[PDB]
Context: one part of a larger RNA, bound to proteins that are not shown
C1' cells in the first nucleotide's frame, strides 16, 4: 500500500505566468523584552465557638511476676488554644512587602479620572484595647 | 419589690489616644465621527529579492453511513438515482373579498361612440388630447306582497300636536388641548412623570328614540320583538399582493366512454373454378366351378377390389421429451419421437359475410405479431380525494397529526395551533404561581364487629 | 341428639358497596367604571296596609394604612380588540395512573414531557435515556459520564476502611437495558440475632 | 472444667 | 449403652453480604476490544491526608467573559460645520 | 496631520455610544437582496478587439453572485444605473431531445 472514493477541521511538506505590502535609519514582516489600563488565576487571615472536653486527686474497677492504661463515680482547678480544633462565618486594598497570565484584550499616552496619575500635609479617624452615665440585656422576687 | 451582674448592645455619633491606618485638593469636550504617535534584533539596499495573503497536491492527527423522497421512524435488506449539453412545471382572463399605494369624496367611475389636432402622415399616430340631461356603483332601508319610508331640543300628551334650528339623544369608559396641583430631576431655561376639572375625537359598553315587518295589550307618555335599518354620511375608480372559484388551470400518468371511418393478404366460415394423394396389408358384395340334401338350404375352392380399413412417403398436423435455443435462425423456431395420410381428404385464384359486428364441429377461438369486443383519427391536455416531480440567496417568526360535521375513515369543510397586517390611551379587563378566606368532591386509603352484596367458623339461647 | 330459629361475634372480600375521608386538584374574592359612609338628595305605571322601610336608575357631599401589622406575595406582567390568510387533521415515545390481553418492540386512554422539527456533550453502538438545548471565535468553568491502555484525566492517587476466587457462553464490572433469569440449594468466605452446655 | 478422642463395662 | 481418663471452650436454632451450584442451540465473538484480582470487581467513604481547615484532575455548540455579525416592540447622544489651518513639504 | 459628517424604513447602512435576542420541518412573511429575456430613460464602452467561451486569475460579498487578470481565445456588438415587463434561474420527475 490493502481503510471504496469523496468530506469536515487544523497544520505541515513542496509547487504557484495570483493578489498586495517593503527596500534605509524606512517597512503594512518576523521576532524578544520593557512598561499601561483592563480583566483572568493565585500566596498573605479574622471573629465566634468548643464542656459528652482537659486536668489534678480519691475511691472503684481491670491486668500483671509487680505496675501503668483502657473503664466508672465523688470532689477540686481550668485556655487541648492560634500552626490547638480538619467548627460556623469570613469583608484579608498583589499599594506599603513590585506574585503568575494575556500568541485570551486593547494600547505606548492622540482628552492615563486614578489609595495607582499630579500636588499638598504629618496630619485623618477606622477598628482594638480600658473605661463614665442612661437605657436595653441576664438570675433572684 | 429593686437587688445582683452585665461577656461590654443602643444614645451621648462619650472620654483615652496605649496598639492599628496614610489624609486631603485637583485637570470638559472649543474633539460630532474615523484613521494617524514606542523599544531592541532578524530579514529586506531594485532583485529570477523580501515578506504576507490567496491559490493547487500530497501527507499526518482527529472528526466524518447515499442522495432526493414518502414516513412515527432512512444509512437501510423501502422506491428514483452511468455521464454531459440544451429544454422542463402555480400560468392568463373573469367574479368577490382584504391589506397596501394613488386620485376624487356625497359623490366617484367609465363604457360604447363620436368630435379634431388627424380631412395628416412609409411610420412614429393602435398613443396623447377632448365630449357625453346617458349608463353604473353609492348618498336608504324595509316588507313574501299591496305598500310605507327614519333629526334635535323646548313645551305638552293632539290617532300627521304645536315652536325653534349654531347641532355630539343620554350615561359610562377614554387621544391631544387647556386651567390648575404635586414628585424627581434641572446647564435653573426648563421637562420627565402622576393627578384635578372641563371637553372630549376615534372607539367600546348600556339606554333612549326613530323607520319599515309582525304582533300583545288595560288600548297608554304602554309591552314584546324583527331588519344585510337609522342616530352629522364614505363611498369610488384605479394600481398592487394574497385569498376563494371558473375554466387544460403548478407539471406529467390511468383501466374506461363517445364519433365517424379503414380492414377476411393473416385467419374463422360458405360458395365458383382449377390442382394434388409413392408402397404395401387386409379382402366386403357380385361372379365361376366343385361337395351335401328329399326338400329348405349348407360346406369347399377360386375371381373379384368394397371401406370417413390398418402398415407407411409427399402433403397436412403437433405428443413427447416437460431435449436443443431462450439478449434465437426466429417478438414460437430447430432435433429426434409422434397423429393422419381416398377423406368431415390437402391446396392456388377469384368471391361473399364483420366492429356490441362477423365468423366459430364452441377453445371467448378467430377477425393483417392487435379480441371477455380490431384498427385509424378525432371528441381528448377526458378525469384523477391517488404516485411521481416542482428551478436563487440571506433575514425576522414558526407549527399541527386534536375537536365538531360529512356515503366520512389515504379526502373535505370547521375551531385550535402559526405567519402577515394592524388597531387602541404603555401596565388599563394580566398570570398554566403562591398566601389568606370561602365554595366545591367520594379517587387512594379505610370499613364489614355500620346499610347493599359475597364468605370462613365456633358459642349462648330456644 | 340433631338441625333450624334468634343473639353476640369471628375468618376473609368488592371497578359497577359504603358510615368516614385524603394527597393532589378545582370555583370565588383579595379597593381606581369598584366598594364604604350620609335620619343627603331627585325620580319610578317597581315590593309592602302605608312609610322615613326594601327594590332599581341617577344626583349632590364625605372618607380613603390605594390598603396597616400578624412569614402576609412575586413577576425578562405594555393589557384588550380587530382583519387577512398558510401548513396540519396517518402520529410516536416516556415518568406516573390505567384497560383488554398468558403476554408482546401488542392494542386503548388520562396527566405532563419528549421525537417528530435538533443538532451538540455523555451511556461502545441506539429518533425518545442522562446532560444541555444550537449567529461566528478565544479563554476560563462546569453538567452529564470518567481518570490502566485503547483514550483527554489518579505517568496505575490517598500517609481511606471492607467484602470477592468464580474451569471451555470462559465469574463481575448491563441505570433505562427486564438489552436477560426463579423456586429451591451450598461444611466457600465473611458477618448478624437467640438460646444451650462447660 | 465442656465438647472429640483413647482406655473400659 | 454407660460411668470415669483429658485442660479446652463448645454446640443448637435463625437471619444477611460475597461467591458457588440450578443455568441446554444452532458461523468464530464479544463487561466495546485488551485486561485486570495487594483489581482495572463489589459496598462505602475522601482529595493529597489526625499537619493545623472545607475548589485533585479531564471532556460540550452548556455557564461566565471578551472580540465580531446580524435582528430589534430597541435606548439614548450628535447633525445652526466653533475658531485657525495653500503648494513646493 | 489627513479624511468624513446625510433629520435617516431598508444601501458601502448619516455617524457614535449602549443594551437583549439568535438552531428549527410543514408554513409565513421581509429584503436601496442576487441573477436571466425585452421595452421606457438615462450615462458609458469597443478593430489598441463586443458577445461567447476557457482557469492552480485573485479580489469582494454570511449568500445568491459581482469584478478584475490572462488567453500563445474570439471577431461585432455591448455594459451600468432608475422604471416598466415576462415563455425568467434546474440534480434526479422509470421527465424530453441530442451526444457520451
Nucleotide at each position: 500500500g490493502a481503510c471504496a472514493a469523496u468530506g469536515g477541521a487544523a497544520g505541515u511538506a513542496c509547487c504557484u505566468c495570483c493578489a498586495u505590502u517593503u527596500c534605509a535609519a524606512c517597512g503594512g514582516c518576523c521576532a524578544g523584552a520593557a512598561c499601561c489600563a483592563g480583566c483572568c488565576c493565585u500566596a498573605c487571615u479574622g471573629c465566634a465557638u468548643u464542656a459528652u472536653c482537659c486536668u489534678g486527686u480519691c475511691g472503684g474497677g481491670g491486668a500483671u511476676c509487680a505496675a501503668a492504661a483502657u473503664c466508672c463515680g465523688g470532689c477540686g482547678g481550668g485556655c487541648a488554644a492560634c500552626g490547638a480544633a480538619g467548627u460556623g462565618c469570613a469583608a484579608g486594598a498583589a499599594u506599603c512587602u513590585u506574585g503568575g497570565g494575556u500568541c485570551u484584550u486593547g494600547g505606548u499616552g492622540a482628552a492615563a479620572u486614578g489609595a495607582g496619575c499630579g500636588g499638598a500635609g504629618u496630619a485623618u479617624u477606622u477598628g482594638a484595647g480600658c473605661u463614665g452615665c442612661g437605657c436595653a440585656c441576664g438570675g433572684c422576687g | 419589690c429593686g437587688c445582683c451582674g452585665c461577656a461590654c448592645g443602643c444614645a451621648c455619633u462619650g472620654g483615652u489616644u496605649u496598639c492599628u491606618u496614610c489624609u486631603c485638593c485637583g485637570u470638559g469636550a472649543u474633539g460630532c465621527u474615523c484613521c494617524a504617535u514606542g523599544u531592541u534584533g532578524g530579514c529586506g539596499a531594485u532583485g529570477g529579492a523580501a515578506a504576507u495573503g490567496g491559490g493547487g497536491u500530497g501527507c499526518c492527527c482527529c472528526c466524518a453511513c447515499c442522495c432526493g423522497u414518502c414516513u412515527u421512524g432512512a444509512a437501510a435488506c423501502a422506491c428514483g438515482g452511468a455521464c454531459c449539453a440544451a429544454g422542463g412545471a402555480g400560468u392568463c382572463a373573469a367574479a368577490c373579498a382584504g391589506a397596501c399605494g394613488c386620485g376624487c369624496a356625497a359623490g366617484g367611475g367609465a363604457g360604447g361612440a363620436g368630435a379634431u389636432a388627424u380631412g395628416g402622415u412609409u411610420g412614429c399616430c393602435a398613443g396623447u388630447a377632448c365630449u357625453u340631461c346617458u349608463c353604473u356603483c353609492g348618498u336608504a332601508c324595509u316588507g313574501a306582497a299591496a305598500g310605507g319610508g327614519a333629526g334635535a331640543u323646548g313645551c305638552a300628551a293632539a290617532a300627521u300636536g304645536c315652536a325653534u334650528c349654531u347641532g355630539u339623544g343620554g350615561u359610562g369608559u377614554g387621544c391631544a388641548c387647556a386651567c390648575g396641583u404635586c414628585a424627581a430631576a434641572u446647564c435653573c431655561g426648563u421637562u420627565u412623570g402622576a393627578u384635578u376639572u372641563g371637553c372630549c375625537c376615534a372607539a367600546c359598553a348600556c339606554c333612549g328614540a326613530c323607520c319599515g315587518g309582525c304582533c300583545c295589550u288595560c288600548c297608554g307618555u304602554g309591552g314584546g320583538u324583527u331588519g344585510c335599518g337609522u342616530u352629522g354620511g364614505a363611498g369610488u375608480g384605479u394600481g398592487c399582493c394574497u385569498g376563494u372559484u371558473u375554466g387544460g388551470a403548478c407539471c406529467c400518468g390511468a383501466a374506461a366512454g363517445g364519433u365517424g371511418g379503414u380492414g377476411a393478404a393473416c385467419u374463422a366460415u360458405g360458395c365458383c373454378u382449377g390442382a394434388a394423394c409413392a408402397a404395401g396389408g387386409u379382402g366386403a358384395a357380385g361372379c365361376c366351378c366343385g361337395g351335401g340334401g328329399a326338400a329348405a338350404c349348407c360346406c369347399a375352392g377360386g375371381u373379384g377390389g368394397a371401406g370417413g380399413c390398418c402398415u407407411g412417403u409427399a402433403g397436412c398436423g403437433a405428443u413427447g421429451c416437460u431435449g436443443a435455443c431462450g439478449u434465437g435462425c426466429a417478438a414460437a423456431u430447430c432435433g429426434c419421437u409422434c397423429g393422419u395420410a381416398u377423406g368431415a381428404u390437402u391446396u392456388g385464384g377469384g368471391u361473399a359475410u364483420c366492429g356490441g359486428a362477423g365468423c366459430g364441429a364452441a377453445a371467448g377461438a378467430c377477425u393483417c405479431a392487435u379480441c371477455g369486443a380490431a384498427c385509424c383519427a378525432c371528441c381528448u391536455a377526458g378525469u384523477a380525494g391517488c404516485u411521481g416531480g416542482u428551478u436563487c440567496a440571506c433575514a425576522u417568526c414558526g407549527a399541527a397529526g386534536u375537536u365538531u360535521c360529512c356515503c366520512u375513515c389515504a379526502g373535505g369543510a370547521u375551531a385550535g395551533c402559526u405567519g402577515g397586517u394592524g388597531c387602541u390611551a404603555g401596565u388599563a379587563g394580566a398570570a398554566g404561581u403562591a398566601u389568606u378566606g370561602u365554595g366545591c368532591g367520594g379517587u387512594a386509603a379505610a370499613g364489614c364487629a355500620a346499610a347493599u352484596g359475597a364468605u370462613u367458623a365456633g358459642a349462648g339461647g330456644c | 341428639u340433631c338441625g333450624a330459629c334468634c343473639u353476640a361475634u369471628u375468618c376473609u372480600c368488592a371497578a359497577a358497596c359504603u358510615u368516614u375521608a385524603a394527597a393532589u386538584g378545582u370555583g370565588c374574592a383579595a379597593a381606581c367604571a369598584a366598594a364604604c359612609c350620609g335620619u343627603g338628595c331627585c325620580u319610578u305605571a317597581g315590593c309592602c296596609a302605608a312609610c322615613u322601610g326594601c327594590a332599581a336608575g341617577g344626583c349632590c357631599g364625605g372618607a380613603a394604612a390605594g390598603a396597616a401589622a400578624a412569614g402576609a406575595a412575586u413577576u425578562a406582567g405594555a393589557g384588550g380588540c380587530a382583519c387577512c390568510a398558510a401548513g396540519u387533521g396517518g402520529g410516536c415515545c416516556u415518568u406516573c395512573u390505567u384497560c383488554g390481553g398468558u403476554a408482546a418492540g401488542c392494542g386503548g386512554a388520562g396527566c405532563a414531557g419528549g421525537c417528530g422539527a435538533u443538532g451538540c456533550g455523555g451511556a461502545a453502538u441506539g429518533a425518545a435515556c442522562c446532560g444541555c438545548u444550537u449567529a461566528g471565535g478565544g479563554a476560563u468553568a462546569u453538567g452529564u459520564g470518567g481518570c490502566g491502555u485503547c483514550a483527554a484525566a489518579a505517568c496505575u492517587u490517598a500517609u481511606g476502611g471492607g467484602c470477592u476466587c468464580a474451569u471451555u457462553c470462559u465469574c463481575g464490572a448491563u441505570a433505562c437495558g427486564u438489552g436477560a433469569a426463579a423456586a429451591g440449594g451450598g461444611u466457600g468466605u465473611u458477618g448478624g440475632u437467640g438460646g444451650a452446655u462447660a | 472444667c465442656a465438647g472429640u478422642u483413647g482406655g473400659a463395662c | 449403652c454407660c460411668a470415669a481418663c483429658c485442660g479446652a471452650a463448645u454446640c443448637c436454632a435463625c437471619c444477611g453480604g460475597c461467591c458457588c451450584c440450578g443455568a441446554a442451540a444452532a458461523u468464530g465473538g464479544a463487561u466495546g476490544a485488551c485486561g485486570c484480582u495487594u483489581a482495572a470487581g463489589c459496598c462505602c467513604a475522601a482529595u493529597u491526608a489526625g499537619u493545623g481547615a472545607u475548589u485533585g484532575c479531564c471532556c460540550a455548540u452548556u455557564a461566565u467573559u471578551c472580540c465580531u455579525u446580524u435582528g430589534g416592540u430597541a435606548a439614548g447622544g450628535g447633525c445652526g460645520g466653533a475658531a485657525a489651518c495653500a503648494a513646493a513639504u | 496631520g489627513g479624511a468624513g459628517a446625510a433629520a435617516g424604513u431598508g444601501u458601502a447602512g448619516c455617524c457614535c455610544u449602549u443594551c437583549c435576542g439568535a438552531u428549527g420541518u410543514a408554513g409565513a412573511u421581509g429584503u436601496g437582496g442576487c441573477c436571466u429575456g425585452g421595452a421606457g430613460g438615462u450615462u458609458a464602452g469597443g478593430a489598441c478587439g463586443a458577445a461567447g467561451c476557457u482557469u492552480a486569475u485573485g479580489g469582494c460579498g454570511u449568500g445568491a453572485g459581482c469584478c478584475u487578470a490572462a488567453g500563445a481565445u474570439g471577431g461585432a456588438c455591448c455594459g451600468g444605473c432608475c422604471u416598466c415587463u415576462a415563455g425568467u434561474g434546474c440534480a434526479g420527475a422509470u421527465c424530453u431531445u441530442g451526444g457520451u